RNA sequence: UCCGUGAUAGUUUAAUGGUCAGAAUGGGCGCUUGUCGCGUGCCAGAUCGGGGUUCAAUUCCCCGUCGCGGAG
Numbered sequence: 001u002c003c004g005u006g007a008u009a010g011u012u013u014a015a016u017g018g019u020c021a022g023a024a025u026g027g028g029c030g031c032u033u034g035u036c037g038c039g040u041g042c043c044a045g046a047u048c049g050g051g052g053u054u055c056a057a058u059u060c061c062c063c064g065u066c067g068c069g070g071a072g
Base pairs, nucleotide, nucleotide: 001071002070003069004068005067006066007065010025011024012023013022027043028042029041030040031039048064049063050062051061052060
């Protein structure tokens, strides 16, 4: 420099192009209990950044950053 390859909640992670991106952990909030805890439930919260293709994209295309690995 060159080829390829990864990027998803705060963290670790699911998915072939749709009811509304799924979990777990942590969070907020209930329930429970004579009480605190064990427990058990609900709510919020993410597709690396742009630009394309498509009726429709985390998913395919391009460009960049960063990690990975290889190259007479």

Entry title: X-RAY CRYSTAL STRUCTURES OF 70S RIBOSOME FUNCTIONAL COMPLEXES. This is an experimental structure of RNA (E-SITE TRNA OF 70S RIBOSOME) from Thermus thermophilus, with 72 nucleotides shown. The structure was determined by X-ray crystallography at 7.5 A resolution and released in 1999. The work is reported in "X-ray crystal structures of 70S ribosome functional complexes" (Cate et al., Science, 1999). Rfam match: tRNA. About the family: Transfer RNA (tRNA) molecules are approximately 80 nucleotides in length. Their secondary structure includes four short double-helical elements and three loops (D, anti-codon, and T loops). Further hydrogen bonds mediate the characteristic L-shaped molecular structure. tRNAs have two regions of fundamental functional importance: the anti-codon, which is responsible for specific mRNA codon recognition, and the 3' end, to which the tRNAs corresponding amino acid is attached (by aminoacyl-tRNA synthetases). tRNAs cope with the degeneracy of the genetic code in two manners: having more than one tRNA (with a specific anti-codon) for a particular amino acid; and 'wobble' base-pairing, i.e. permitting non-standard base-pairing at the 3rd anti-codon position. On this family, see Hou, Trends Biochem Sci 1993: "The tertiary structure of tRNA and the development of the genetic code". The family's RNA type in Rfam is transfer RNA. The source organism's lineage runs through Bacteria, Deinococcota, Thermales, Thermaceae and Thermus.